An RNA: 28 nucleotides with solved positions. Method: X-ray diffraction, resolution 2.1 angstroms. The entry became public in 1999. Crystals were grown from: 25 MM SODIUM CACODYLATE, 45 MM MGCL2, 60 MM SPERMINE, 6.7 % MPD, RESERVOIR 40 % MPD, pH 7.0, VAPOR DIFFUSION, HANGING DROP, temperature 292K. The depositors describe the entry as "CRYSTAL STRUCTURE OF A BROMINATED RNA HELIX WITH FOUR MISMATCHED BASE PAIRS".

[PDB]
C1' cells in the first nucleotide's frame, strides 16, 4: 500500500 | 428485522 472479515455508529434499499 | 454501501477503528492475509 492493497484484501478479507469484522465492534459502536451511520446511508440506501425492503 | 433482511440485503447492500459506507467512516474512524480492530483482527487476519498480502
Nucleotide at each position: 500500500g492493497c484484501c478479507a472479515g469484522u465492534u459502536c455508529g451511520c446511508u440506501g434499499g425492503c